[PDB]
RNA sequence: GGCGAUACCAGCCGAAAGGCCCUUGGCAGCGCC
Numbered sequence: 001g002g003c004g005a006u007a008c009c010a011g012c013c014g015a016a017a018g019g020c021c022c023u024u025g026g027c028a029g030c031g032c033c
Base pairs, nucleotide, nucleotide: 001033002032003031004030008026009025011020012019013018
């Protein structure tokens, strides 16, 4: 550098249950290469 997940804050969708959003909204830490 490429790809991907994942914690928290902010945000988005929803009447709700819920869902979305990930390092170029903020922020590390991580797997593969």
This is an experimental structure of RNA (Theophylline aptamer), with 33 nucleotides shown.
It was solved by X-ray diffraction to 2.59 angstroms.
The entry also models potassium ions.
The depositors describe the entry as "Crystal structure of theophylline aptamer obtained in the presence of caffeine".
Keywords: theophylline aptamer, caffeine, RNA.
Crystals were grown from: MOPS (pH7), Hexammine cobalt chloride, Potassium chloride, MPD.